[PDB]
Context: one part of a larger RNA, bound to proteins that are not shown
RNA sequence: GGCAGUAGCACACUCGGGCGCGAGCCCCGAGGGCCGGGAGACGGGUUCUUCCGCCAGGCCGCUCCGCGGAAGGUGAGCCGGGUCCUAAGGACGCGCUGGCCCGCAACCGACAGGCAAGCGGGCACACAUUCCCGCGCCGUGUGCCAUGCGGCAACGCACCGUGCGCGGCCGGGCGCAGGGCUGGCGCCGGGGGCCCUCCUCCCCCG
RNA sequence: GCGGCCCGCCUGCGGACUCUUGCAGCACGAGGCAGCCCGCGCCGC
RNA sequence: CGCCAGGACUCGCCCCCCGUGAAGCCCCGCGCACGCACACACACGCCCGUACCAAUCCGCACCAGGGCUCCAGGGCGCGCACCCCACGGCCAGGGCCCACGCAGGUUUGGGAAUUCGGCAAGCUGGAUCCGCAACCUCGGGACAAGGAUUGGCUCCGGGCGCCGGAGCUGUCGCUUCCAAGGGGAAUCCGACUGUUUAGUAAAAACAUAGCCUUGCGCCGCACGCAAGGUGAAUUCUGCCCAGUGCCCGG
RNA sequence: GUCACGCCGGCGCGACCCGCGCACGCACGGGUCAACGGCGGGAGUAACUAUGACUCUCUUAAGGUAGCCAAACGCCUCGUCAUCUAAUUAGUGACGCGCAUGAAUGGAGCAACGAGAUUCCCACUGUCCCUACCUGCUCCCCAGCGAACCC
Numbered sequence: 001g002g003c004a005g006u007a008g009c010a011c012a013c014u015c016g017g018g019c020g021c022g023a024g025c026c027c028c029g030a031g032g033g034c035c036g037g038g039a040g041a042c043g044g045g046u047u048c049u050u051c052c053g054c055c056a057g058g059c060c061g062c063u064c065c066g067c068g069g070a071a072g073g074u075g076a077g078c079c080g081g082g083u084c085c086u087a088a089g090g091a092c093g094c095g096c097u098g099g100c101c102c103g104c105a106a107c108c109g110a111c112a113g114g115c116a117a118g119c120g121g122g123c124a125c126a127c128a129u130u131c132c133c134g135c136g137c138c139g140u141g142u143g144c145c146a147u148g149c150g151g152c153a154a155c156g157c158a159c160c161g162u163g164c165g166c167g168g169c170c171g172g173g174c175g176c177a178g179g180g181c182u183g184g185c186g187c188c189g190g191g192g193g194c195c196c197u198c199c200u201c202c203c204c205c206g
Numbered sequence: 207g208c209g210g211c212c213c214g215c216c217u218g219c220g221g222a223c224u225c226u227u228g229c230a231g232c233a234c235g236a237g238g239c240a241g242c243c244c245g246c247g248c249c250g251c
Numbered sequence: 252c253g254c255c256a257g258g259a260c261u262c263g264c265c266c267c268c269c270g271u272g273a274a275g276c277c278c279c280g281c282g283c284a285c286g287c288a289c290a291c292a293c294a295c296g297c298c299c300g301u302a303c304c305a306a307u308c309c310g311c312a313c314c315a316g317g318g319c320u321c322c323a324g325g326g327c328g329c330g331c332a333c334c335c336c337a338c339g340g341c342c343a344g345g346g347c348c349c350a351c352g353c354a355g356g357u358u359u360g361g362g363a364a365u366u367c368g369g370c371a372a373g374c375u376g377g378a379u380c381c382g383c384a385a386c387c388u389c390g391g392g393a394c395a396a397g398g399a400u401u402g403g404c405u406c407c408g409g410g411c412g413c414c415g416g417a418g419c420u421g422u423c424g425c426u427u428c429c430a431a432g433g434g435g436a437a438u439c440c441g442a443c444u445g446u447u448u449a450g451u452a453a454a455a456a457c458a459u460a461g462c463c464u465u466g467c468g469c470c471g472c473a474c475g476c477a478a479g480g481u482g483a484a485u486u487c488u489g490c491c492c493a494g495u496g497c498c499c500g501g
Numbered sequence: 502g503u504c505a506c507g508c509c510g511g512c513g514c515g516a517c518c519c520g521c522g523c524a525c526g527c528a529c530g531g532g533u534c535a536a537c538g539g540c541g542g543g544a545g546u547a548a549c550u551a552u553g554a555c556u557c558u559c560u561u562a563a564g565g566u567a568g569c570c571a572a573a574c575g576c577c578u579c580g581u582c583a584u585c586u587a588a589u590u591a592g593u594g595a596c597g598c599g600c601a602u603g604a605a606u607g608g609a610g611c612a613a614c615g616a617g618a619u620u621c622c623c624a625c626u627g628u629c630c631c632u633a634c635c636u637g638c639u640c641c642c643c644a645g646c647g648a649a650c651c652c
Base pairs, nucleotide, nucleotide: 001652002651008646009645013031014030015029016028017027018026032342033341034340035339037322038321039320040319043304044303047302048072049071050070051069052068053067057065058064077137078136079300080299081298082297084114085113089108090107093104094103095102118135119134120133121132122131138296139295140294141293142292143291148157149156150155161285162284163283164282165281166280167279168278171267172266173265175264176263177261178260181257182256183255184254185253186252188206189205190204191203192202193201207251208250209249210248211247214243216241217240218239219238223231268272308317309316324336325335326334344643345642346641352638353637354636355635356634357633360630361629364628369625377401378400379399380398381397386391388483402420403419404418405417406416407415408414409413421425433623434622435621436620437619438618439617440615441614445457446456461481462480463479464478465477466476467475485609486608487607489540490539491538494537495536496533497532498531499530500529502527503526509520510519511518541559542558543557544556545555568602569599580596581595582594583593584592
């Protein structure tokens, strides 16, 4: 090349409007439906967000885009890790060796263990428990010293330090009780929207 | 935060009772009364 | 602002275990010593990470796949089941529908005659009340089998989240959708719960507890560890040591 | 009893060569099968016949015991009898000279359990008689996009 413009590829959306050379798919409004959505890890690494684009990519098209181009963005004593601790375990040194294994083992080993302390809100294209505002809190370092009491008792207190010793933590489950919170009803209270009739309707907030 | 109350442990007095939905508890101290402690919880600021 | 209900979680009781449910630092308490600094005031606070990702990951991909963790409001109902709604987020050709499909309804009469075989489909289905056999390891079998009832409304009673009763009512119909056992009589095998050939086998295989045998007093210390076989229980487990093996002895 | 090297001993100028001793083992003796495993024939013989309680004999390590069975284990075999059916190579219950069942290579046993294997019954049904109709999606037709197998 034939095969072959074949197999196959969107077929719960619809109507109007907009920008535009260009619209089934992009945007807006309406209607009708459908189901997850929102936070972390691992993994990705700029995909985020803004502006501009497209005649390339997207199983069609695109004015759209996780695409192309130019920018912008990640702010911490309190979040996570390290400056901490060990777990199972590793171990580059030394012993044992011809080499290991093995013995001792410094050191290491946790981004879900142990484990100091930050929440509410604002701002904002996006990002902030990091900025800002308010209110806090924790640790470190300097200074500056007092030399004790109450209650029969259970104990209450002087916001005091260092070293040693002895101690000091943990499972699962039905139920009872409590329960961060959540919902409902009644009553009251703001704020917003709808109503041929009917109805103190509907939505948000305390 | 703050004060009172409520639990529940403990204390004092006292001495024998007393639960729990449930086994039970109790002289190695029951109920009660008065306290105390520390939390959950509820009222007043 | 009251009243009621639910709730992740949590204390203690209680239960479970031949399972008993970390370590270390920090810290705290006391004991005994040391010597002093909490408050207060002042000063200060390092490095790294920090956007975003239900088409941003991995399956060569915007793959119907896979991938740790957290948060579900209302109704129904036992229910974070189903179904409907809310929140929040969404919606990716045109025309015609022949045959044969894939998926789903319904098929008079018959009712397994189909077929290797009831495969597939269907029947049953919730709850309340009643009734329930052989067998059995006495625990079960058992939702055995089987029967009745079930809506709406208006009341009455109670021990009032619910329960019982009565009356009225509909084209007889009521677990009205959804959800939701078909059952019986036997045999074989495996006791059971469990496990397995990721991608043709889920089984009767494997495991299991039990039972048994073996070795071991240099071990984790014999109620142990190690090696095997059989595979719950009940009832049993006969005979054979020639061969082969193991063990013992000279 | 047997056995290797060394040792020892003989011999030799030396190499050697020649011999002996021996442990584990083998051998021999014993134990052990919930170790591996195994578990037979042939003849006659009762009140008809049939069967063989019985008797005799060969042989083994021992001759399959208790049980159980045409069983997932039986060749013959679709065994035989009964039941189940109109009809059953199926199922179940029996029978057992069982080719080739059988005791922790576990025998028998089924309460409970099982997406195990099988049969019957009730009910149920498009499984079938014997098909028919309906719906969605596909197909079909179109715009755009647009392969492969194979040759």
Notes
Released in 2020, the model rests on cryo-EM data to a resolution of 2.9 angstroms. Solved structure of RNA (25S rRNA, nucleotides 1151 to 1829) from Paranosema locustae, 652 nucleotides shown. Ehrenbolger et al. published it in Plos Biol. in 2020: "Differences in structure and hibernation mechanism highlight diversification of the microsporidian ribosome". The entry is indexed under Microsporidia, Pathogen, Ribosome, Hibernation, Genome Compaction. An Rfam search finds the family "Archaeal large subunit ribosomal RNA" in it. Its family is annotated with structural constituent of ribosome and ribosome in the Gene Ontology. On this family, see Cannone et al., BMC Bioinformatics 2002: "The comparative RNA web (CRW) site: an online database of comparative sequence and structure information for ribosomal, intron, and other RNAs". The depositors describe the entry as "Structure of the Paranosema locustae ribosome in complex with Lso2". The entry has 71 different proteins, among them uS12, eL37 and eL6.